[PDB]
Solved structure of RNA (tRNA (34-MER)), 34 nucleotides shown. Crystallisation conditions: 50mM HEPES, 20% PEG 3550, 0.2M Tri-lithium citrate, 80mM NH4SO4, pH 7.5, VAPOR DIFFUSION, temperature 293K. The work is reported in "Molecular basis for maintenance of fidelity during the CCA-adding reaction by a CCA-adding enzyme" (Toh et al., Embo J., 2008). Released in 2008, the model rests on X-ray diffraction data to a resolution of 2.5 angstroms. The entry is indexed under TRANSFERASE/RNA, ATP-binding, Magnesium, Metal-binding, Nucleotide-binding, Nucleotidyltransferase, RNA repair, RNA-binding, tRNA processing, TRANSFERASE-RNA complex. Ions in the entry include sulfate. The entry also contains CCA-adding enzyme, not shown here.

Context: bound to proteins that are not shown
RNA sequence: GGCCCGGGGCGGUUCGAUUCCGCCCUGGGCCACA
Numbered sequence: 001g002g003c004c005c006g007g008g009g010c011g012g013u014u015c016g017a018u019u020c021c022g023c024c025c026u027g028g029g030c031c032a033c034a
Base pairs, nucleotide, nucleotide: 001031002030003029004028005027006026007025008024009023010022011021012020
């Protein structure tokens, strides 16, 4: 750096969002390199 599970705050969109698009903190597992 990427991927999986989980937490605490937000922004946007929508008639309606935990559940769409995204943003900060944040715990654990894993993968590639050798």